Annotation:
The RNA has 42 modelled nucleotides. It was solved by X-ray diffraction to 1.9 angstroms. Crystallisation conditions: 2-Methyl-2,4-pentanediol, LiCl, spermine tetrahydrochloride, sodium cacodylate. Entry title: Crystal structure of the protozoal cytoplasmic ribosomal decoding site in complex with 6'-fluoro sisomicin.

[PDB]
RNA sequence: GCGUCGCGCCGGCGAAGUCGC
RNA sequence: GCGUCGCGCCGGCGAAGUCGC
Numbered sequence: 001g002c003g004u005c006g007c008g009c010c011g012g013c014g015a016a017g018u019c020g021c
Numbered sequence: 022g023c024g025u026c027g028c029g030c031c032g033g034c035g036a037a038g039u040c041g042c
Base pairs, nucleotide, nucleotide: 001042002041003040005038007035008034009033010032011031012030013029014028017026019024020023021022
Other pairs, nucleotide, nucleotide, family: 004039cWW018025cWW
């Protein structure tokens, strides 16, 4: 340096998860 | 219909996780 694996955050997506009003 | 909570997939981000070559 290249590739596999893992963690976190955010976002997008998702006929059929949750509770309140 | 509106808001909280949860699951999955993908992607972006992340001085300091992993193994191989």
Kanazawa et al. published it in ChemMedChem in 2018: "Structure-Based Design of a Eukaryote-Selective Antiprotozoal Fluorinated Aminoglycoside".